An RNA structure (SSU_rRNA_chain_S1) from Leishmania major strain Friedlin, in which 1726 nucleotides are resolved. It holds a match to the Rfam family "Eukaryotic small subunit ribosomal RNA". The family has 90 seed sequences and 75,755 matches in Rfam 15.1. Clan: SSU clan. It was solved by cryo-EM to 2.46 A.
[PDB]
Context: bound to proteins that are not shown
RNA sequence: GAUCUGGUUGAUUCUGCCAGUAGUCAUAUGCUUGUUUCAAGGACUUAGCCAUGCAUGCCUCAGAAUCACUGCA
RNA sequence: UGCAGGAAUCUGCGCAUGGCUCAUUACAUCAGACGUAAUCUGCCGCAAAAAUCUUGCGG
RNA sequence: CCGCAAAAUUGGAUAACUUGGCGAAACGCCAAGCUAAUACAUGAACCAACCGGGUG
RNA sequence: UCUCCAC
RNA sequence: UGAGACGCCCAGCGAAUGAAUGACAGUAAAACCAAUGCCU
RNA sequence: GCAGUAACACCCAGCAGUGUUGACUCAAUUCAUUCC
RNA sequence: GCGAAAGCCGGC
RNA sequence: UUCCGGCGUCUUUUGACGAACAACUGCCCUAUCAGCUGGUGAUGGCCGUGUAGUGGACUGCCAUGGCGUUGACGGGAGCGGGGGAUUAGGGUUCGAUUCCGGAGAGGGAGCCUGAGAAAUAGCUACCACUUCUACGGAGGGCAGCAGGCGCGCAAAUUGCCCAAUGUCAAAACAAAACGAUGAGGCAGCGAAAAGAAAUAGAGUUG
RNA sequence: UUUCAAUGGGGGAUAUUUAAACCCAUCC
RNA sequence: CGAGUAACAAUUGGAGGACAAGUCUGGUGCCAGCACCCGCGGUAAUUCCAGCUCCAAAAGCGUAUAUUAAUGCUGUUGCUGUUAAAGGGUUCGUAGUUGAACUGUGGGCUG
RNA sequence: GCCCUUGCAGCCCGUGAA
RNA sequence: AGAAACAAGAAACACGGGAGUGGUU
RNA sequence: GCAUGUCAUGCAUGC
RNA sequence: CGUCCGUGAUUUUUUACUGUGACUAAAGAAGCGUGACUAAAGCAGUCA
RNA sequence: UGACUUGAAUUAGAAAGCAUGGGAUAACAAAGGAGC
RNA sequence: UUUUUAAAGG
RNA sequence: UAUUGGAGAUUAUGGAGCUGUGCGACAAAUGCUUUC
RNA sequence: UAGGAAUGAAGGAGGGUAGUUCGGGGGAGAACGUACUGGGGCGUCAGAGGUGAAAUUCUUAGACCGCACCAAGACGAACUACAGCGAAGGCAUUCUUCAAGGAUACCUUCCUCAAUCAAGAACCAAAGUGUGGAGAUCGAAGAUGAUUAGAGACCAUUGUAGUCCACACUGCAAACGAUGACACCCAUGAAUUGGGGAU
RNA sequence: AUCUU
RNA sequence: GCACGUUUUCUGUUUU
RNA sequence: CACGCGAAAGCUUUGAGGUUACAGUCUCAGGGGGGAGUACGUUCGCAAGAGUGAAACUUAAAGAAAUUGACGGAAUGGCACCACAAGACGUGGAGCGUGCGGUUUAAUUUGAC
RNA sequence: CAACACGGGGAACUUUACCAGAUCCGGACAGGAUGAGGAUUGACAGAUUGAGUGUUCUUUCUCGAUUCCCUGAAUGGUGGUGCAUGGCCGCUUUUGGUCGGUGGAGUGAUUUGUUUGGUUGAUUCCGUCAACGGACGAGAUCCAAGCUGCCCAGUAGAUUUCAGAAUU
RNA sequence: UUUCGG
RNA sequence: GAAUUCUUCUCUGCGGGAUUCCUUUGUA
RNA sequence: UGCACAAGGUGAAAUUUUGGGCAACAGCAGGUCUGUGAUGCUCCUCAAUGUUCUGGGCGACACGCGCACUACAAUGUCAGUGAGAACAAGAA
RNA sequence: CGAACCUACUUGAUCAAAAGAGUGGGGAAACCCCGGAAUCACAUAGACCCACUUGGGACCGAGGAUUGCAAUUAUUGGUCGCGCAACGAGGAAUGUCUCGUAGGCGCAGCUCAUCAAACUGUGCCGAUUACGUCCCUGCCAUUUGUACACACCGCCCGUCGUUGUUUCCGAUGAUGGUGCAAUACAGGUGAUCGGACAGGC
RNA sequence: GAAAGUUCACCGAUAUUUCUUCAAUAGAGGAAGCAAAAGUCGUAACAAGGUAGCUGUAGGUGAACCUGCAGCUGGAUCAUUU
Repeated sequence: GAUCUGGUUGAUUCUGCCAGUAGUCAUAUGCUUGUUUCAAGGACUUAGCCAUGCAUGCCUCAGAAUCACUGCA
Repeated sequence: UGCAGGAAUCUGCGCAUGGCUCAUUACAUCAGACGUAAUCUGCCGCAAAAAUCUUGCGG
Repeated sequence: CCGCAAAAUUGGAUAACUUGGCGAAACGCCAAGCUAAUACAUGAACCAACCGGGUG
Repeated sequence: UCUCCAC
Repeated sequence: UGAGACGCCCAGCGAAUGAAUGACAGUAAAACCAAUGCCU
Repeated sequence: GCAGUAACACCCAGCAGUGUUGACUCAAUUCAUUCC
Repeated sequence: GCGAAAGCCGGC
Repeated sequence: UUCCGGCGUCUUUUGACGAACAACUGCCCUAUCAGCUGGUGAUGGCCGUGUAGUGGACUGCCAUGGCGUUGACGGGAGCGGGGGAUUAGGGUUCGAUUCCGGAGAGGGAGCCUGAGAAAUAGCUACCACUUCUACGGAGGGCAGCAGGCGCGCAAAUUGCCCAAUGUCAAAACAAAACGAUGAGGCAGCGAAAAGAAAUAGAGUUG
Repeated sequence: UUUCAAUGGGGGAUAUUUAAACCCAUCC
Repeated sequence: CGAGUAACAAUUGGAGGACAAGUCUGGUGCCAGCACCCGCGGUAAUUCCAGCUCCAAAAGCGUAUAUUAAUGCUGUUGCUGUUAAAGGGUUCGUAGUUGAACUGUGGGCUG
Repeated sequence: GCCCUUGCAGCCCGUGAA
Repeated sequence: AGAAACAAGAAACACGGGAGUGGUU
Repeated sequence: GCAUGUCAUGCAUGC
Repeated sequence: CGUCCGUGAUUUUUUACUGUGACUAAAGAAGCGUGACUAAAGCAGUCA
Repeated sequence: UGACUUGAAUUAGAAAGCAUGGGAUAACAAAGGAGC
Repeated sequence: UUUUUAAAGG
Repeated sequence: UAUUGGAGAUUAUGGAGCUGUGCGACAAAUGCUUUC
Repeated sequence: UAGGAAUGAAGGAGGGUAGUUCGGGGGAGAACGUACUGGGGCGUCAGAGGUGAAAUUCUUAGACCGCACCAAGACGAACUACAGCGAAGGCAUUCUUCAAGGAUACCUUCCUCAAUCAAGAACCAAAGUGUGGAGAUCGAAGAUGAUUAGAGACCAUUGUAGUCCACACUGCAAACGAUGACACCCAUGAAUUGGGGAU
Repeated sequence: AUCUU
Repeated sequence: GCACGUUUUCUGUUUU
Repeated sequence: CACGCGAAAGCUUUGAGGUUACAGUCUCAGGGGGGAGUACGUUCGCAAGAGUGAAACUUAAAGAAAUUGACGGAAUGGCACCACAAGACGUGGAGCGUGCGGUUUAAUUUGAC
Repeated sequence: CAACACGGGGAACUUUACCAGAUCCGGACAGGAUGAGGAUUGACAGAUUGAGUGUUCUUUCUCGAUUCCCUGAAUGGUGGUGCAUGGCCGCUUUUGGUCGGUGGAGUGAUUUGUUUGGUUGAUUCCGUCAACGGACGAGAUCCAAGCUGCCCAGUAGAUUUCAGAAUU
Repeated sequence: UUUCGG
Repeated sequence: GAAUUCUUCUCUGCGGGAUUCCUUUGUA
Repeated sequence: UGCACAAGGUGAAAUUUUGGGCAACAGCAGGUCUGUGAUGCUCCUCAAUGUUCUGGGCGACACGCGCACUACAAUGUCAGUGAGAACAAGAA
Repeated sequence: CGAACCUACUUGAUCAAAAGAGUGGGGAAACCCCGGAAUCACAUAGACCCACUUGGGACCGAGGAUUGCAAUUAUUGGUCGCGCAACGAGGAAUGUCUCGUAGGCGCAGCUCAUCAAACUGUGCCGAUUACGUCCCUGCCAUUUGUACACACCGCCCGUCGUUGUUUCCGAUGAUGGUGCAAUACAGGUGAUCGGACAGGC
Repeated sequence: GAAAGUUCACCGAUAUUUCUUCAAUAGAGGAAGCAAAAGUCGUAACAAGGUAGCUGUAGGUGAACCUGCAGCUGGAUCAUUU
C1' cells in the first nucleotide's frame, strides 16, 4: 500500500454468482482478566404506567415590626 | 434603648430561562445569504423634562 | 367667597395579630375588632423665561 | 378700549 | 389708511383628524401701473 | 433718481434662509379642532 | 396616559 | 445649623438584548399515484375589518384565474444542520444523542396574568386511566434527578456537595450575622470505545 | 544445577490530595 | 516490610485447502458428530471425541445481525447487449438531449 | 537577406486627413 | 485647434445649502 | 495693520 | 488647466466560464510551538 | 517582591448570494435583409 | 449627409 | 425662463426650437455630363 | 428619375428540370396458360387403386385407360440466381391504366430549414374472430383400414372448420444478420445491378 | 474494338 | 438505332 | 483469416477494427439459476388473448466456446469359418457317465455364474 | 463370451477344508513357586470306554531334572479380508498397434510427426508431405515336418558265396 | 527252378 | 549253419536347398 | 512407372513352404490369502479353528441346466480266416 | 544284499473263463520286439431277412477270483441268467471346421495299490464344398453428430400413489389506526340586560 | 362600584351516526410451486435419438405429447443447364 484467493470440466479458456478477508465511539451475547489514565451509559421496543423523597426563589448602610419574640440597657 | 437569628406577613423582582425527549413534520422545518421603510420589546447604556391654583389663618 | 402669608405637617382601607370558629379531610374556608407603605387614592400658587394665533 | 399718521 | 399701546382669550410631552414645510439645479435685455426699500 | 443691498416696523441691528436615506405619506416645525 | 414616589439612607 | 453625597420611582425618546413575520438557492423513495384547486377562498381587483404590524388573515361585491411529466396531487419511511465510518481518486453510508434551530409535557381544545406563554412542578372542560373518604365530598400527571413495574437481544446509586462553572435576587466579604439551585460538580456501578503497560533479569560448572 | 542483585502487585505512613472523602503522585 | 514451584501458577480459537501450524497415539465406525465454502465419517479418519506436540493474536479472544472496502457485480471518471442475461417487428413524431464554416496573423527601428 | 528566438524603446495601432 | 477611432466608466446642462472658508495650476 | 462695518461677543470680513 | 460633489438631456448587452478580493460560531478535521516521565491529551508555560 | 514589553500562528470546508478584470470555448435575446 | 451666413411666418 | 432695487399685475424686444425661401463650403459603399 | 452593394453555398437537409431513365414496388380493369377435380360425347372390356406387404375404397348399373371438348375455383413451372424492388411484413404470365419511389446528370433554386427520442400515431406472415360470397385442390376435428404388448400417432383411403375474395377486428413469430439509428478513417484482387464520361 | 441494321 | 469491347466514375449488392 | 479485435467459434472498406493509450451524437434493454411472465391491480379486445408486472419461498451452480475419449437403428474404406454364404459332421429328442443348481441332511466343506 | 470332464478336483482310509466323538502339546523362552528325603515320564491286572486305548480311576511298579503349575509371552492354522499386497495366470485383443527429443501451430487443454493415394496378414512397402531424426511391436530369431551332403554302427540293415534241409 | 535257418 | 564286403533302406552333430528365381498377363 | 498381383515353369517343396513357441503400451477393484519356509492387519490358541485317532459325509433325489459315451440296424449284427502302425514307459 | 518295476516262455491241462505257479531277460536302438492295434479285406460258395428282430444293452439275480490294513454305505475283471428299459433318426434353437483337413478308428502317457465314458500326444482310413462377401455377428482406420466422461447397461421428461412446507381464488364471518361531514353539544371569550352586596353625598 | 343570573355571535373538546383510506384476520371447497422418498406407467429430448429439431397459433389427448398452417437452421447441405 491504487493487492486478491477457494467452488461448475476427464482436462482447458470464459461469463457469473456463492464462500473466504480487513474496519465500525456498532449493538448484543459466550469464555477469560493483575496495574494505571481517559470515557459512553432505558435512544431503538411502549411520546407505555408510576409508590416515595428532592428538583425556584430573593434583604442591603439604604420599602413596611409594639411578635403579648430574644439577648443588652 | 439602641440592636438582632429579628419569626410572620404586605410590597417590589423572578418563576416564558435551565433540564428532558424526538411523537408529529417535505414550498413545513433547516443551512448559507438577506428584509422589516410592515411590527412589538420589561431588566441594561447614554439622554430629556418650565402644562397643572396647593396649603395655613381670619372674616 | 374675600383678605393676609408660604420649607404644602394630605386621605381612606387592608394583612400579620386578637376573639369566635366551620369541616372526617382538602396547597379547604366564614364573621368581628386593631393597626403600616416605595400598596392604593389625592394633590402642589409666586419664585419661573423665549416664541405664536384670535379678538375690545 | 386708547393714542397718533394718512384721509 | 397704516403704526404703537391696552385689554381679552388661547398656546407643555405623548395620542387622533385636517392644512402647509420637509428646497433649487434648461434662455436674457428692457418698459408700464399700485404698494414698498434705500439714496438727495 | 436705482447706486447698495440675508430676512424682519423698536427692546434679539445673524436668537436656524440648511434633518436623514439608494429611496419615504419618515424625523422635526407652524396653524385649526379634539383626548377628558 | 404624564408626582418633585407627599420615598429611603450617609457624611459634614 | 446648613451644605454635600449614595440610592429608588412616573412619563418622553434612542442604542442594546430579544420576539414575530417574509423567502433567494438546496433538501429521500414511489406512476400497479396524472391530473390538482376552484367566490363552499381556489388566483387576482376595490372599499373595509381585525392585528403589534403586512397579507384572502377575514366580511361584501367583481373578474376567471393559479399549479402540473423540469413529476403537481396522493402514498411510504424519516426531526434539520454542524458533523461520524470507510475510502488512490470519483464515491457509498450513518447522524434519537453534548453546540445551533424546531416541536411537546397522557390525549384534545380554551384562557388569565404578564414586556414576553395559547405556560402545564398555572387555571377551565371533556376523554382514558387512577388516589383518599366518616359516602357528604376531595384530589393526580417523572419525555427533571434517584428509584419501581412492564417491554424486550438490549442500557447504573431511592449516594455527597454547592468548593468550581453559571442563573436569579431585596444580595460583595466579614462582624450576634453561612440565600436557593438533582443546572452543575464529586464519588459508586460500568471489558461500549481509546492511551501506557507486569507475569522477570544477569551469570559459574557438568 | 547452583548462585547474585533488582522491582512492582500488595501492607502501611510525619504526611499529600479533596468542600469532606477516594484515586494519582512521594516515601518504607 | 515484603517474591524462588518468585502457587503473586494467561487466555481464546485452531493444525486437509482457502490460511500459519502433525503421514503422532487411542476411541468411534455414513452412527455420534464436524463443516461460513469445497468437503470429512461405511474397522488402518491428515477433518469427529480425546492425550501429546505445535500455530496465531494476547489481557484479551470467539459467535450473531447491520454497514464500508474487497465490487470496473450500478460503471460520470468506469460495465455489458452475434452465440453466456440483455437492440423494441418496422416507421412517423412532441417535450428533451445534440448540432457545420465564416467578421481575427499588428507594423517600423536597436542589441 | 528573408524567417524565427530574445532584450529595447516609441506608433492617429489599416488607409485617409492636420 | 478640428477631423478620423474610441470612450453612458461619456459627453452635453445647469447646483454656493458643491470643496473642514469656493480645490488646484 | 491697511481698508469695509460699527448701536455689534461683527471679538466679524479681504489682503 | 485639471479636478470633487448634486441634478437634468442624449441610446443598447447580458449570462456562463475563469483570476483575485470581501463577507462567513465553536466543537470536529488539517497543522505551527511546547520533553504534562512517554502517549491518547491540554493550551499552556519558561527563566532568573 | 519580577521579567519573557510571554504564547495561544495558520488552513480547508458543497451550492447559492456580493465587488471587480479577462475574452478563447459557449449560452440567451433580436433579425430573416426594399419598413430600407 | 454635414456645415456657414441673409432674411419672411408664427 | 432670466435681467430691469425686491414683491403683484399687464407689455414690447430678443434665445431657442416648428417650418416654408435663397446662398456658401465639404462628403457620399457604388457613374444623373446617367438610365429608360 | 428611390432602386446595385449583398459572408459563402457544407463531398448537411428541402425543392426543380431531363433521359417522357430503372425495377417479381403499390392500386384498378380486360384477356391468356397448362394442370388437379367433375360432366356428358365417342371407343374398348376385367380389373383399377394403394403399400415394406395389405386392407378400408371404385367397378359388366362399364371402373381404370384413350381422343376432342364444356364448367368452376386456385395457381403463374422450366428461364430462377449467394440477381432485382420494398420501412418492415412482403413482391414472378400479357396488355391498358392511376398515383408514387430511388439512383444518375446539372455553372438551376434555397440558406441551417438538421440527428435521435418519453407521450402520442400508422403499418404488420401464419393461425384465429364477425358479417356476406366462394368451395376446384389440400386438409386441424372426426370416421374407417393397417402397424404395435398398447398406438389414441408416424403409413393408406376419406372428411368438417379452414385454405380464396370484400368489409371490420386481433397485434403475435427462430417478426433473425439472434447484430438500434446518424456521421468519419480503413489493405488487395474479383464479380454483379442501375446511371453517366472517354475512345 | 466487334456485330445486326 | 441496338447490343458488345477497353478504361474511369457515382449508387447498390456479394466473394476471396 | 487485410492491419486489428475477440474466451473461442469467428468479424474485417460491407466491423464484432480504429478502447485501461478507456470521451463524435441520441436512444432501447440486462445485473447468478428458479419460482414466473405466474399472482394481484389496471388499460385495450366480441372472444381467443395482448401490454404493464411482483413477493414469499427454493437452489451452488445454471450457462458459453473449444479439446481428448466413448457412443450412434450417420456415412466412406477394409477384415474374420471364436462371422456369414456353399456345404459337412454333430448337439437340442432316448439310456447312461460326469460337472453345476435346487431339495434334503448331523454333515452333504468350498472357489468360479 | 472370459463359470459348469474347470481348480491338473478319476475323494474307500489318508488327502479333507465338513459332521459326531476321543487324544496330546508340538505354549520356545523369561520371572516366581514346587522338587532327588524326587520335579516328573512310563506301566502289568480290574474298571471306564467304540477301543487287549494308564484317556481317566483303583492298586502297583518304573526312570530320574528332560518335565511339571503360575504370569507374561510365543507358536501353529486349507481361520477371515484377492476391495490391504507380492508373484503367476486369464481377458480386453489375434488384431496392427505404442512412445519420446528437437522443430512448426494454438492463451490453453492439445496437435503435427503417425496422412489422403495404390499395395501388404501387417503404420508391410512405394510415393507425397512443417517436419527431421530415433525406440518398441510386426518381420527377423527359436523348435518340429517334408528333399539332400559329410560321418557311422558287434545297440541298424543288405548282398553274395560254399555246407544243410523242403516241394516236384 | 523256387523256399527255409531273428 | 557259417565266411567274406558293403551302406540303397535306419540312426545324427554340423551343413546345403526357395529367392517372386524364370516367362507371359493385366499393370498402376 | 514404383511398390506389387494373376497364370504358368523349375522343382522334394511356390508363397509368411507347413505347424507351433515367443510377443509392445495402457487397463480390469477379472482369479488365486485351498501351491510355497511369499506376505500386512485381524480372529482362535490346552474341554484349541493347532494336531492325531475312530466312524460318517463330500457319492443322498420321480427335479432343472452344461459337456460326453452308446444307439436306433442290411453301406448291418454274429461266427471264422488274412495282411498289417506310430509316439511312449519300465525297479530304492 | 539282493529283491521290491516292466515283460517273454511253459506250466496250470488225462479238460472253463481269469488266475495260481516256475524258470529266464531288460538301466531300456540291446528284453519286451521281426512291436502280429482297430477302422479294413475275403471267390468264407457260413448263419440271420425288415422285425423293437440274432438291432440296442439299460436294470437286476446267483456262483467265483483278484487289489488293499479295510470293499457294506462306494473298488475291478470273468461265467450263466434278465433283456418284456427307452430308443424306428430327434420342435424352437445351436457348436466346430478349408487338406493328409472334417469325420471315423484304435494305441501310449498322465492320475494310479486297485478303477478312464476325461485330458495330453501318436499313428491308421480318408472325403463333400468354397477359394467369395459385408446381409447377420464382431473388429480396425477415417470423416461427421453429441445435452454422454464408474462413458448408451449413458443421459432424461411427464401424469398417477404417499409424506412436508410457501403462496393465490372462495358463499360467509370479524378487528384496529387516520381522515371527512352531519347531528347533539362541556367550557370559555365578546356583546347584552341585571342589580344582591355596597358608597359620593 | 359591583356578585349571582338572562339572551345572542364566535372558538370549540367529547359522543353517536354515515362515508373514505391504510394495515392485519377466520373460511367448507378448488388450484399452483418447491422440497422429499421412491412406489406405478410409458420413452418426448440428446446420434438422422429410431417421424430432424425448434418458434408463433389452433384443435385433440391417461401422461410425457400428437396433428394442421406459416417461419427459422441453432441441419443431417457453405457446392453441379458458367

Entry title: CRYO-EM STRUCTURE OF LEISHMANIA MAJOR 80S RIBOSOME : snoRNA MUTANT. Lineage of the source: Eukaryota > Leishmaniinae > Leishmania > Leishmania major species complex > Leishmania major.